Background:
An RNA with a sequence from Saguaro cactus virus: 90 nucleotides with solved positions. Crystals were grown from: 0.2 M lithium sulfate monohydrate, 0.1 M tris pH 8.6, 20% w/v PEG 3350. The depositors describe the entry as "Crystal structure of SCV PTE RNA in complex with Fab BL3-6". The 2024 paper behind the entry is "Structure of saguaro cactus virus 3' translational enhancer mimics 5' cap for eIF4E binding". It was solved by X-ray crystallography to 3.13 angstroms. It was solved together with BL3-6 Fab heavy chain and BL3-6 Fab light chain.

RNA sequence: GGUUGCUCGACUGUGAGGGGACCUACCCACUGUGGAAACACCACAGGAACUUCCAACCUUCGGGUGGCGAGGUAGGGCAGAAGAGUGACC
Numbered sequence: 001g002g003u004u005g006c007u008c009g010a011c012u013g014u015g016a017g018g019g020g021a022c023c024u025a026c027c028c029a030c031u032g033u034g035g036a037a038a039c040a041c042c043a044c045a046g047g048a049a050c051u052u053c054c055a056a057c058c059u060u061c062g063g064g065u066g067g068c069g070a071g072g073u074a075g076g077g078c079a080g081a082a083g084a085g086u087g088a089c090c
Base pairs, nucleotide, nucleotide: 001090002089003088004087005086006085007084008083011080012079013078014077017050020068022076023075024074025073026072027071028069030046031045032044033043034042035041053067054066056065057064058063
Other pairs, nucleotide, nucleotide, family: 009082tWS010081tHS016070tWS019051tWS021052cWH029047cWW037040tWS051068tHH053055cWS054056cHS059062tWS
C1' cells in the first nucleotide's frame, strides 16, 4: 500500500404515504371541557383517519408494552462520518 477490526472525532442527518413517529427543558401555538370564566388568565384532556416507525422498553424471539403539536430555542440520543490515532491480517 491495501484489507479489516478497535478507540477518539470535525462535522452532517434524523428524511412524510411507492414513506418521516428518538429524549428532555423552557418558549410559542391549535381544539375541547372545567375553573363564579363568551375575551383574557389557569387546570386538565386532546392534535383527523388509515397507514408508517421502533430512535425506546420487555421478550419464552411467537410477540408484547408504551408512544404524534410536521412550531421554535437549547442540550442530548440514534445514525452516519473529513479526520487522527491504533491494532490484526495480507